[PDB]
Context: one part of a larger RNA, bound to proteins that are not shown
RNA sequence: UAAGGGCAGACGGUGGAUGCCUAGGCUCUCGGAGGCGAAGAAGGACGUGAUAAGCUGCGAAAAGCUGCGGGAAUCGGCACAUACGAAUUGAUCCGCAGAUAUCCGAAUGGGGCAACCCGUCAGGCC
RNA sequence: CCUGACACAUGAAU
RNA sequence: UCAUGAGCGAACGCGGGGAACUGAAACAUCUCAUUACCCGUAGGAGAAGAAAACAAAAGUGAUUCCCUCAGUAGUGGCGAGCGAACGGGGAUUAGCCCAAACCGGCUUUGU
RNA sequence: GCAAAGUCGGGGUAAUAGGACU
RNA sequence: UAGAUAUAGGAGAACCUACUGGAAAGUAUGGCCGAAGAGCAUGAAAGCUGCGUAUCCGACAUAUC
RNA sequence: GAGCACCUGAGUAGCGCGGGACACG
RNA sequence: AUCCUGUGUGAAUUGGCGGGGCCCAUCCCGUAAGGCUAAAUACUCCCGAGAGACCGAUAGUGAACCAGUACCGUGAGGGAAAGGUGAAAAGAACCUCGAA
RNA sequence: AGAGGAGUGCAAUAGACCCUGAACCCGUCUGCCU
Numbered sequence: 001u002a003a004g005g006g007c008a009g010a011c012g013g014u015g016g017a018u019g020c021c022u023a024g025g026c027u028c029u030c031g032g033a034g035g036c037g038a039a040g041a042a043g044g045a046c047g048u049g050a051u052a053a054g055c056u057g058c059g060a061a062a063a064g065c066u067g068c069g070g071g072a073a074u075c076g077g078c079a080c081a082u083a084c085g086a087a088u089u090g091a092u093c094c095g096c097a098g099a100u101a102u103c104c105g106a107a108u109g110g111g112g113c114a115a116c117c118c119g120u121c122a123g124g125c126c
Numbered sequence: 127c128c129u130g131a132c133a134c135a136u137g138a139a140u
Numbered sequence: 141u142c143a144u145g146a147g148c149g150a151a152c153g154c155g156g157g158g159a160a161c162u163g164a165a166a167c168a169u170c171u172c173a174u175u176a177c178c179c180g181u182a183g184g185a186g187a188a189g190a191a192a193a194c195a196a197a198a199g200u201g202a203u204u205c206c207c208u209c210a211g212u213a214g215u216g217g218c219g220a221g222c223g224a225a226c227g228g229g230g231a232u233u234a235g236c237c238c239a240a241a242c243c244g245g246c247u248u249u250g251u
Numbered sequence: 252g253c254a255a256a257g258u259c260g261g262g263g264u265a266a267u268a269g270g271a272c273u
Numbered sequence: 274u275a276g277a278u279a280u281a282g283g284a285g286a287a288c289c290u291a292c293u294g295g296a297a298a299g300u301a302u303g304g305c306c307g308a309a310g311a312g313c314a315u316g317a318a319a320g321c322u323g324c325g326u327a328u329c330c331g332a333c334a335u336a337u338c
Numbered sequence: 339g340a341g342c343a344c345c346u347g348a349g350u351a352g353c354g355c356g357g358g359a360c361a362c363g
Numbered sequence: 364a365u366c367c368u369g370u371g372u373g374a375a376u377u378g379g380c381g382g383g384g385c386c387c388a389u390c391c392c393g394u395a396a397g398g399c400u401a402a403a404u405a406c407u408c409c410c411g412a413g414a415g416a417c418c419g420a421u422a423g424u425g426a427a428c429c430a431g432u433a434c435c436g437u438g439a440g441g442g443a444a445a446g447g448u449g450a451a452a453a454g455a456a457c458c459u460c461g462a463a
Numbered sequence: 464a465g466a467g468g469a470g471u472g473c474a475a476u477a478g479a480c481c482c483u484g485a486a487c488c489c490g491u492c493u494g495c496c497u
Base pairs, nucleotide, nucleotide: 004497005496006495007494008493009492010491011490012489013488019482020447021446024418025417026415027414028413029412030411031410032409033407034406035148036147043104044103045102046059047058048057050082054078055077065098066097067096068095069094070093074086075085076084109118110117111116119134120133137144152183153181154180155179156178157177163170167217193200194199204231205230206229207228208227214222215221235399236398237397238347242261243260244259245258246257247256248255249254250253251252266377268346269345270344272341273340276338277337278336279335282330283329284328288303290301291300292299304321305320306310312324313323314322352372353371354370355369356368357367358366359365379394380393381392382391383390434441435440454481457468458467459466460465
């Protein structure tokens, strides 16, 4: 001197600890209740939207249909955007009672490799 | 050619 | 014809079957344990329940559950272990129905 | 007519024993 | 035994000024309500901002006792 | 009421052999 | 001693029968071989109302999110990881360098 | 693609893997030593 290296500090990178927080857990107390199903259950398959993967709700009347009671300006689920609509002649929402409720499954007309295939009988279309 | 809407299992009683 | 059932589903109940590891510082009786587990089948609970009972000349009167009795009396390769009841104190409280003797009717049967 | 069984009605439900019949 | 309970609901009191602050519910004054000073939310920690809380009042149905 | 001896749960109680449950082999 | 019975047997009738831990006697207690019964007891898939000198995201359920899911296995079965912008999306029009 | 600005906002070193933002590990610069 420093190709390189060492130590210290400053500022960063990476990583996701810690602090703070909760939407979910854990242990119980008090009261009730202790079933659902051939009037087809539990659990599933397939569908269902202006738009529609997945969940949720629903069942070819398919995010839903009709009354009664409540309630009062928003509403068409999670859930946006865009689009079209509903509603103070009371929408959405809540309680109660009804309507609809495909296929499999005890599955029960016969079979079967669950969600499929094949019949007899009486009716009506073709 | 098809499609609706009924009924049709078994076992123990009457 | 009609009425009923089947299947599913937490735990708790009652039945039918039923281990081994483990402990005994080995192991076979014994223990683990009338457990795990498998199967059947109820109810809001179930099971039990009204003395052919306990007691000891003194008495209590169905069943169930809690505190004691008591780790006692016993039991046991008298080893490891297992383990009451009586009595007392509580919770709650509740008692009933047949069969038989005998009588009547009706059916059946023998005569 | 008798007797037996079965079946409904009446009788009856004990421990100090009670019940039936007389 | 036939009223009660259950499953929707209704009402429900009372706060201002100043400072700091992005934002007061904070802090300092001065008030008020309370059978309500449990709580959660709201731009920080709220009895008096909102939903509520104390209390009182309610069923066309259906279910139960 | 007195008497009366009519009834009061049968392959049951009890027993032998082999097992099981009772705290208890 | 007591209770139950696979196998073989098997009584009596109120002056009867059973029990009091072999057995006998006495005494005491009770009536088998028919049945029914609430309460005081056991439990939590669930509904409503509450609480905690319980946890606070490698904790607490395996699971705060999507969970018996993804994934592994022929099958029975085994079985995760993963929470937080901000009060409010006001979630960055437009320019510069860059093919973007 | 990514960034530098601008703008919104109390704050953008709150910019989407976003509260805070530790260690191991990884850079650049400065001082002294080699």
23S rRNA, nucleotides 1 to 548 from Porphyromonas gingivalis: 497 nucleotides with solved positions. The entry has 30 different proteins, among them Large ribosomal subunit protein bL35, Large ribosomal subunit protein bL34 and Large ribosomal subunit protein bL21. Taxonomically the source falls in Porphyromonas (Bacteria, Bacteroidota, Bacteroidia, Porphyromonadaceae). The structure was determined by cryo-EM at 2.6 angstroms resolution and released in 2025. Rfam match: Bacterial large subunit ribosomal RNA. The PDB entry is titled "50S subunit of P. gingivalis ribosome with Lefamulin". The entry is indexed under Ribosome, antibiotics, macrolide-resistance.